[PDB]
Molecule: Guanidine-I riboswitch
Organism: Burkholderia sp. TJI49
RNA sequence: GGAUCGCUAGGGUUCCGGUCGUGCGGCGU
RNA sequence: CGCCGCACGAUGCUGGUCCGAGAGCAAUCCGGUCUUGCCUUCGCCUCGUUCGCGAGGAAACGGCGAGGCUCCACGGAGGGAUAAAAGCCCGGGAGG
Numbered sequence: 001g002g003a004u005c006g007c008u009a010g011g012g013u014u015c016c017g018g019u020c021g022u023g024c025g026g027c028g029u
Numbered sequence: 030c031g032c033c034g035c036a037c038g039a040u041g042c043u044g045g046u047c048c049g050a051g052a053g054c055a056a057u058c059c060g061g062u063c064u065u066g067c068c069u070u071c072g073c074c075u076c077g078u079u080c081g082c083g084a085g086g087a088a089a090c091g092g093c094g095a096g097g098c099u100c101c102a103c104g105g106a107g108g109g110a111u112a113a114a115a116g117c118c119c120g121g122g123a124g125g
Stems, first nucleotide, its partner, number of pairs: 001059004006054002010048002015045002017042001018040007026032003060099001064095005070089001073086004101121001103124001107119003
């Protein structure tokens, strides 16, 4: 000079996790 | 009025999954003489020679090992996929 495996800055929101809401309960005054 | 528990919906929200750099990092492999060490070679040189090729030396070429190093790189707008977005892709593009 080509190619590959990676990593990170970065990135969003399918899954998880977070938050909010709604409905249904368990607990307690 | 306090909970966590469940279902269902919204939400990008430090994170895990996910995507992720040409001009970020790191490695591997594959395609230059660093400057090498070995081995071929009658164009050259030196000693020879029974004048057939033989000993030594230099350049280089073809091998084969070890090793050194592998450049540079300003750059939009807009567009694209993916659930979706990006230093991903169009794009080492247009351009300068």